The depositors describe the entry as "Cryo-EM structure of Thogoto virus polymerase in a transcription elongation conformation". The RNA with a sequence from Thogoto virus (isolate SiAr 126) has 22 modelled nucleotides. The work is reported in "Cryo-EM structures of Thogoto virus polymerase reveal unique RNA transcription and replication mechanisms among orthomyxoviruses" (Xue et al., Nat Commun, 2024). The sample was in a buffer at pH 8.

[PDB]
Context: bound to proteins that are not shown
RNA sequence: GCCUGUUUUUGCU
RNA sequence: GCAAAAACA
Numbered sequence: 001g002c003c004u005g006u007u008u009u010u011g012c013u
Numbered sequence: 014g015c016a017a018a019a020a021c022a
Base pairs, nucleotide, nucleotide: 004022005021006020007019008018009017010016011015012014
C1' cells in the first nucleotide's frame, strides 16, 4: 500500500 | 447488490 478484466467459493443484504 | 478470499492475465 493493494489497479483493470475474467472466473470461482462463501456469507450478508 | 454488498463484503471477504483465491487463481489467471